This is an experimental structure of RNA, with 18 nucleotides shown. Method: X-ray diffraction, resolution 2.7 A. The entry became public in 2022. It was solved together with RNA-dependent RNA polymerase. Primary citation: Cui et al., Nucleic Acids Res. (2022), "Structural insights into the dual activities of the two-barrel RNA polymerase QDE-1".
[PDB]
Context: bound to proteins that are not shown
RNA sequence: CUAUGGUCGGA
RNA sequence: UCCGACC
Ligand code: ZAN
Numbered sequence: 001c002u003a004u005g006g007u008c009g010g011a
Numbered sequence: 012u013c014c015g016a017c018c
Base pairs, nucleotide, nucleotide: 005018006017007016008015009014010013011012
C1' cells in the first nucleotide's frame, strides 16, 4: 500500500 | 475460488 473477526447457508 | 444471509 490494502481496506476486521466469527456463525451458517448455497453452486 | 465465487455467490447469499447472520452477530
Ligand atoms: P447488533 P446493535 P441493535 O448486530 O449495535 O440493532 O446486535 O446491538 O439495536 N447491533 O444494535 O441491536 O450488534 C453488532 C455487534 O456484533 C458489533 O458490535 C460487533 O461486536 C459484532 N459484529 C456485527 N457485525 C460485525 C462485522 N461485520 N464485523 C465484526 N463484528 C461484527
Annotation
It comes from the structure "QDE-1 in complex with RNA template, RNA primer and AMPNPP".